[PDB]
Context: one part of a larger RNA, bound to proteins that are not shown
RNA sequence: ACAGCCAAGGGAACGGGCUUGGCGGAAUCAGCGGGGAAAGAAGACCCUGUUGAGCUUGACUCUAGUCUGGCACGGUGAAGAGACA
RNA sequence: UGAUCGUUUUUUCACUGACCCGGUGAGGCGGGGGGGCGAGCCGGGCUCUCGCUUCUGGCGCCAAGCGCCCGGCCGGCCGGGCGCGACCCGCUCCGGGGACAGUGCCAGGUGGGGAGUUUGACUGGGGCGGUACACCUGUCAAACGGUAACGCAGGUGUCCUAAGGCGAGCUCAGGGAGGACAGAAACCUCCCGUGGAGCAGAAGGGCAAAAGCUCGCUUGAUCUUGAUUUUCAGUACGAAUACAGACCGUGAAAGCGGGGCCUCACGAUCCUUCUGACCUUUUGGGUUUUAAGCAGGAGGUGUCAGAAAAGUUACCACAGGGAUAACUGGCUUGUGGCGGCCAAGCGUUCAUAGCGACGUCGCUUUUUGAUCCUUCGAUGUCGGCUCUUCCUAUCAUUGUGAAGCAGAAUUCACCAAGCGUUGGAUUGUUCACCCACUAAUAGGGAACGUGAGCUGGGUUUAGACCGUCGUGAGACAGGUUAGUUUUACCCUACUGAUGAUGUGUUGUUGCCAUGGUAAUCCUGCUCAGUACGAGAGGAACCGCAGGUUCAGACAUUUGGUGUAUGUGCUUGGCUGAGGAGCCAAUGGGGCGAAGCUACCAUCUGUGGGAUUAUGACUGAACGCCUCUAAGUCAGAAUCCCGCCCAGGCGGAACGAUAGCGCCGGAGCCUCGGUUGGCCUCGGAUAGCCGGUCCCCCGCCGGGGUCCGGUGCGGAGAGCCCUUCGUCCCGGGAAACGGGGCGGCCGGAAAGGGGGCCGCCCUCUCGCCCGUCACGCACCGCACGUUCGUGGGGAACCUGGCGCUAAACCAUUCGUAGACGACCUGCUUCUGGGUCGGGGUUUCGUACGUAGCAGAGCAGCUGCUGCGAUCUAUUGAAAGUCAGCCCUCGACACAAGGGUUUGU
Ligand code: MQ6
Numbered sequence: 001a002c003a004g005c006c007a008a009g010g011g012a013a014c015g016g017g018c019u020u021g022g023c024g025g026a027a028u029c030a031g032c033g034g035g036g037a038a039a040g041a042a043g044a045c046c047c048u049g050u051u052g053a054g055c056u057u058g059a060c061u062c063u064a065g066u067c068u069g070g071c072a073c074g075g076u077g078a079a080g081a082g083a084c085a
Numbered sequence: 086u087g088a089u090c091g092u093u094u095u096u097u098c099a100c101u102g103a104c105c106c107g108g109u110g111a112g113g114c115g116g117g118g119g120g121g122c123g124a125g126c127c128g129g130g131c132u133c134u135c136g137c138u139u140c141u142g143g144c145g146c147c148a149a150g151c152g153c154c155c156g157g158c159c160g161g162c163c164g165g166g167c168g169c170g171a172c173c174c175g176c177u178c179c180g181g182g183g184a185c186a187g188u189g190c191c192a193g194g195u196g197g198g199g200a201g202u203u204u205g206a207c208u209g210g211g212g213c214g215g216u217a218c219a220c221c222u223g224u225c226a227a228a229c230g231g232u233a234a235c236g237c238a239g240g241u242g243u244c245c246u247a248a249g250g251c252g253a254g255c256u257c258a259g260g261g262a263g264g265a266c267a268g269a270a271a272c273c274u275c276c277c278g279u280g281g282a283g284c285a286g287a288a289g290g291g292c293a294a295a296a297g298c299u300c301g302c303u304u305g306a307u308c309u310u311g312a313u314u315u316u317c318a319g320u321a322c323g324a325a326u327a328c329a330g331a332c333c334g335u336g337a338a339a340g341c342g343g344g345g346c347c348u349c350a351c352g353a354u355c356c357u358u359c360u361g362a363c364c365u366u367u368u369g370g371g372u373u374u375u376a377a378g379c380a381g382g383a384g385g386u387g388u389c390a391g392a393a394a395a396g397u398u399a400c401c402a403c404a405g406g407g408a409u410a411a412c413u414g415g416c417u418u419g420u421g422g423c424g425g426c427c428a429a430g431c432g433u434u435c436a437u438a439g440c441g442a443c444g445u446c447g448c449u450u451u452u453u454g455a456u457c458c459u460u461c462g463a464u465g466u467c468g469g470c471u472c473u474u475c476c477u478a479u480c481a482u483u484g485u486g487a488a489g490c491a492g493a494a495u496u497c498a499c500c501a502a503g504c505g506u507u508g509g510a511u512u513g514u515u516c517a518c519c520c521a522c523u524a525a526u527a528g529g530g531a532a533c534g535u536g537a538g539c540u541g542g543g544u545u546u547a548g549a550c551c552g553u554c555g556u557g558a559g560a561c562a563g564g565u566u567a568g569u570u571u572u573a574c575c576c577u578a579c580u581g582a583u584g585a586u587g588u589g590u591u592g593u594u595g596c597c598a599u600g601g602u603a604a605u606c607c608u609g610c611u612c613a614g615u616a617c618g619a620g621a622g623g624a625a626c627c628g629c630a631g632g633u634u635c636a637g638a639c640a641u642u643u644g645g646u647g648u649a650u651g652u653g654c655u656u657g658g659c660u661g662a663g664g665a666g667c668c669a670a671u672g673g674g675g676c677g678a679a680g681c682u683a684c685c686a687u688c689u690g691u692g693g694g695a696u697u698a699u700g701a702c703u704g705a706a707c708g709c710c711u712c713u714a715a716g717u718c719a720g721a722a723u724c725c726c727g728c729c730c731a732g733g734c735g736g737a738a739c740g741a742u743a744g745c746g747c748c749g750g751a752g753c754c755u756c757g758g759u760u761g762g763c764c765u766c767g768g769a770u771a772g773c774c775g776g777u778c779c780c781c782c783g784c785c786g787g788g789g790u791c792c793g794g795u796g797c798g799g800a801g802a803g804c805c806c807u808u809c810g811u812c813c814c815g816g817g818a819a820a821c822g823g824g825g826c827g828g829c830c831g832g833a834a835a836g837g838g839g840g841c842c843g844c845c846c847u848c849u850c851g852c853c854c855g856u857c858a859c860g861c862a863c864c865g866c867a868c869g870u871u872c873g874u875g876g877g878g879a880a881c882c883u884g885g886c887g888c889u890a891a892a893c894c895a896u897u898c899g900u901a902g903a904c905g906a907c908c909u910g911c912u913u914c915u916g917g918g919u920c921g922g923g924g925u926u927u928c929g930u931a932c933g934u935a936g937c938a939g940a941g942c943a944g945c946u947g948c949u950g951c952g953a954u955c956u957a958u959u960g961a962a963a964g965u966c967a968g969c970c971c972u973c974g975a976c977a978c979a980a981g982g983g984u985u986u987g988u
Base pairs, nucleotide, nucleotide: 002016005022006021007020008019009018027583028582029581030580031579034577035576036575038572039571046406047405048404049403051402052401053398054397055396056395059202060201061200062199063198065195066194067193068192069191070190071189072188073187075100076099077098078097079096080095081094082093083092084091104182105181106180107179108178114175115174116173117172120135121134123132125131126130127128150169151168152167153166154165156163157162158161159160205218206216207215214235219241220240221239222238223237224236242389243285244345245344249303250302251301252300253299254298255297257281259277260276261275262274263273264272283292284291288348289347290346305332307331308330309329312326313325314324315323320390333342334341335340356384357383358382359381360380361379364378365377366376414458415456419453421449422448423447424446425445426444430440431439467542468540469539470538472534473531474530475529476528477527480505482503484499485498486497487496488495507521508520509519511517548566550564551563552561553560554559589742590741591740592739593738594737596735599731600730601729604634606632607631608630609629610628617622635690636689637688638687643683644682645681646680651676652675654673655672656669657668658667659666660665692726693725694724699719700718701717702716744888745887746886747885748884750881753878754877755876756875761805762804763803773794774793775792776791780788781787782786783785809860810859811858814855815854816853823847824846826843827842828841829840830839890986891985892984893983894982896910899907915979916978918976919975920974921972922971923970924969926964927963933958934957935956936955938954941951942950943949944948945947
Other pairs, nucleotide, nucleotide, family: 001017cWW004036cWS010015tWH013414cSS013415cSS025734tHS026584tHS029903tWS032578cWW033034cHS033577cWW036537cWH043045tHS043411cWW045410cWW046210tSS047409cWS050392tWW056557cSS057059cWH060197tHH064196tHS075102tWS075184tHS086087cWH101184tWH103183tHS103185tWH104186tHS109111cWS119136cWH148171tHH149170tHS155164cWW196198cHS202394tWS203395cWH204396cWH207235cWH215217tHS222288tSS226233tHH227232tWW242387tWS244248tWS247304tWW247306tHH256295tWH257282cSS258278tHS268270cHS268271cWH282295tWW286350cWH291296tWS295297tHS305342cSS310328cWW311327cWW316321tHS329343tHH336338tHS336339tHS352386tHS352391tSS353386tWH354385tWH367375cWW386391cWS396558tSS398400cHS406409tWS407411cWH409461tHS410461tWH416455cWW418420tHS420452cWW428442tHS429441tHS431436tHS432438tHS435489tWW436441cWS465570tWS467513tSS471535cWW479481cHS480502tWH481504cWW481524cSS491617cSS491621tWW492616cWS492622tSS501722cWS505525tWS506526tSS506527cWH510518cWW512516tHS513542cSS523525tHS524606tHS535538cHS541570tWS547568tHS549565cWW555557tHS555558tHS573575cHS582905tHS595736cWH597732tWS597733tWW598732tHS602728cWS603635tWS605633cWW612626tHS613625tHH614615cHS614623tWS615624tWH616623tHS618620tHS618621tHS639686cWW640682tHS640683tHH642686cWS647678tHS649967cWS653674cWH683685tSS691727cSS691728cWS695723cWW696721tWH698720tHS703713tWH703715tWS704714tHS705711tWH706710tWH707709tHS713715cWH732733cSS744889cWW745987cSS751880cWW752879cWW757873tWW758872cWH759871cWW775799cWS778780cWH778788tWH778789tWS812857cWW813856cWW822848cWW822851cWS823848cWW872873cWS897909cWW898908cWW899901tHS901906cWS902905tWS917977cWW925965cWW928962cWW929960cSS929961tHS931961tHS932959cHH939953tHS940952tWS987988cHS
C1' cells in the first nucleotide's frame, strides 16, 4: 500500500494476509477505549561524522588596546662628565 | 707628557619661536614717565612702595569743564570741528607649560578583550582502564607453508675497544675422597662427570682438543657496484644471505674475518649540518668571496609508510545509524528460586515421624547477569488507582493418608485453583516494618497487563540553593525545591439497538442445538465441661438461631433527593398604596406529593450423575498372601448436567388468508443431475442359524429335548425384475387368474399410494417351449436406452368446488424509550378525550369584615384617629397527574386517511 474475526507454528525471534486448525451471512445506529506494535515531528537520549555552533582556559597560531626603546618633526644658550683635532 | 683652541656623545640648569592647555565680548600687558605716602643721607637726588571703590538688599552709560579753530544771520543770536579731561613707546590677546607631552614609522613585552582552529585510533555500545598501533620467542595452529580474538606465558626502544676478528692452550655445573688453623661455606690434590654450566638480555634452537674459559696480536664495526631472501603488492624501510673488486688483520698454513652463535633492538619527501672532487653552474666576458648543484653520513617523526594541536555544553544544532547502548521481546541460566537421588549424623532408643552433611542430577524464567537478533522518517520508562482473566510451586475452606497424632493445637503428603486472601501509621515507592481484625491475611503472569483510562509523588530538559571535584566554562547512580500529560468521527473487538436469509403472506402459542453460569465462609446454643487425659485442659457428627463476602430484585416502611417551582416565611428593588404579584443566570430558607434511590430500608439465593485421592470385596498371578491382573463397592468446595440467562441462514402446532386456493389440456423458457429395484429381526463372535414340537409356562411368544446346516447357500460371493413388437395355429402352466369401482384395517422419532372384503365389466390375451410370417433392411460409425407428467418461472385455457384478509405508516398510550424498537386504545347508546365534581394528599389557618384584644401616641370632651401583632369567621385558603384513585354530570368527537403483501 491493500485491507480489516481468532489459537498455535515457523518466520527479521510479538501476523490481519503464510501453514494446520477454530470457523464466516446484507445494511446499519448509539457508546467504547483492548488492538491496528494508531496519528503528529527524517529520536531532543546514545554512538558515528576527519559536520557545526555557544562558552572556558595552563591548547595552537594570531590580534585591537596598552607599557618601553630608537629615528623625524625639533630650535637657543651656559656649565659638568668624555672621545678627539 | 700637561694646557689651549674647534668637531662630536651625554647629564643638569636656563630661554621661546615650534607644539600643547585655560580665559575672554581676545578690555588696560612690558618698560618709561609723571604724581603721593614712607625709610634713611646735605629745597636736593637715591632705593622701595602705592595710585583713589568695605557699616546699609539705593543710583551709576550715551562727558561736564577747560583750551584752540571755524561757519551762517543780524557786539548779539544760531550752528559746527579738534585736543586735554582719559600720559608715552612698543613685536608676540592675556596667563601656564615647553623642545618634553604629542604625532608619524619601526622594535621588544603583555594581551581569552577579540579572531581562526584543533582536541588520534582500536574497543563484546561509548567513557575510565589497557595497547592487542612498530617489533621478537614459545603456544594456539589441526606433523609443508599460511592462519583470528582486549586468546595464554614473556621480552624490546638497550648493552659491548670488547662481549668485534683471527690463532694457540685448556674444560664446565655438580658430586665423592683427602690435607694446619679451616668450619656448612677461603686454598691445594686426585677421581667421576654428554653438558645437567656458560655463551650481555626474553624464550626457543645451536655448541666440548668449542660457539664456553685464559692468553697473544689486532680494527673485516673500513672503501665500492650489482644480485638474492625475509614482510610483500613480490613496493619501501629494516634485517639477512651468497658473490665480485680494493686495502688490511690474523695464523706455520689451509683458511677465517667486511660487527655481536641464530631468531629483535628501528625511520621517507621538504629543511638544516658535516664530509668528498685541481668537480659542474653562479647566466654579455674575466677574477675572488657567496650561493646552488652532485655523492655519502647525521639532526625524526614511538599514531613507528612519518598532520603542527586543550576542554565543556543540563542552552544546543545538522547528516545519519538498530553496523551501536538505555525500556520491552528472543536464545542461555552462571547467580536467584524450586525439586529430586545416596546416606555420615540429629532425632534420649532409632539413618529415612521430621530432618539431613560430604557428594550428585534436574526444572523455572516472577531476580540479576551474559549477548546485541528486531525496533533510532519514535512501539510513550517507575510507582499508585481502576478492572478482567489466567497459572499452581496450596495460606484457608471440601475429601483423605502419616506423625516423636491421648485430647487441643501443630507439622509432612495426596486429588484439588471452585470460592476467599482485609482496614491502617511511615515511605514516590516496588520492597520493608509495625498496629488491628481475620478463617486466612499464599505466591505469581498477561509487552517487568493496564498514561488517545487517570495521576504525576520519583526519575527525565530549560530556573535556582548546598556539599565534594575542577584554574575555569562546568560535573556528580549526592541531597533539595519549582516545572504544558495532545487527537477518535476510521476498521476491528466489545456493550447494547433496528434489521436481514428461509418458511406463499401475516399472526399467536411453543421446542432447544448451542453459548453463559453462582453462591461463599464464620459464629453462638445443644451435644458437653462429656469422649480423651493423672491433671491442666478439652473436641466432634446430626440438629437449632443467626451473621460475613457475593448475586438478583424492590420502595410498604426509615433515610436521601426535590424546580410538582406544591405551600408558608423572608432580604433588596419594582408595579401610586392595599390586595395580587414579579425581578435578583434556581434570591435565600422551612416542610414537602409523585418518581428515582441506599446493606443507610426490605426480600430471595436450589438438585442429581459418572468419578479423583483414598479406604475396601472377591480373587489369580506366585498351591499361601495380595484393593488388580479379569470383575465389584463407598467416595468429595473438583468435573458435567439440572435450576437460571440468551435463543440457529434450526424446526413444530394452530388461526386467517384480499383476484386467490384446491380438484379436472396442448405447449414455451430456465436449472440440472441420472440411465432397473431390494419393503427392516435382534444380536453373539472361546459360537451361531433353521425346524420340530413329544414337554413346560405366558399373550402367538419364551424355555427344554431332539433333528438338521456352519468356511455360512434360508449365502449381499445374495435375492427380485428382466422390455424388440405384432400375426396365425399346438403343447405346457393358469382357471381360485389378469386388468378396471365401493368398504375393512395397516402409520407419530421426521405419521403408511400397502394388505384384505365385495363391484356391473372384460381374456383365454400376459409366463415357458414350439409353427407362422410381418416392420423404414435408412446401405460399418458419436452424445442411443430412463427416473420424468423432474424442480422452478411466466403465461394461453376449458371446467367444477369454493373465499372475500391482513400487515405497516399516520393517530393514541407510557408498564417502554438516545433514534429505531416495545406495551396499549380508536361506536354492544358503546368508546376514549376535555372540563367539572368527589376521594386522597401537601402546606399550615387565606382576602375582607368585626373586636372595650393590642406596647403606646395624637386630637376633641368618654369618643375619634395612627399602630407591628392577636382573636373569630378559619384544619381555613391554595395546589393535586401532567406517569394518583372513582366519576356516569356538561361538551364535542369517534364509522376516516395513506403504502404494500398470493400458497
Ligand atoms: C523510545 C524507549 C525507554 C522507554 C522507551 C518504549 C521505545 C521500543 C524513553 C525516553 C528515553 C525517550 C522517549 C521516546 C518518547 C516517545 C513520543 C521513547 C523507546 C526507550 C527507553 C519506550 C522503542 C519501546 C519507544 C520509544 C516511541 C529508557 N520503547 O514515546 O516518543 O519512548 O523512546 O519511542 O526507557 O529507554 O523518545 O525518554
Shown are 988 nucleotides from a PDB entry: RNA (28s rRNA, nucleotides 3865 to 5069) from Oryctolagus cuniculus. The structure was determined by electron microscopy at 2.8 angstrom resolution and released in 2022. Arango et al. published it in Mol.Cell in 2022: "Direct epitranscriptomic regulation of mammalian translation initiation through N4-acetylcytidine". The PDB entry is titled "80S translation initiation complex with ac4c(-1) mRNA and Harringtonine". Lineage of the source: Eukaryota > Deuterostomia > Mammalia > Leporidae > Oryctolagus. The entry has 73 different proteins, among them 60S ribosomal protein L30, Ribosomal protein L10 and 60S ribosomal protein L8. Bound small molecules: Harringtonine (MQ6). It holds a match to the Rfam family "Eukaryotic large subunit ribosomal RNA". Keywords: Mammalian, 80S, initiation, complex, mRNA modification, mRNA acetylation, Harringtonine, RIBOSOME-INHIBITOR complex. The sample was in a buffer at pH 7.5.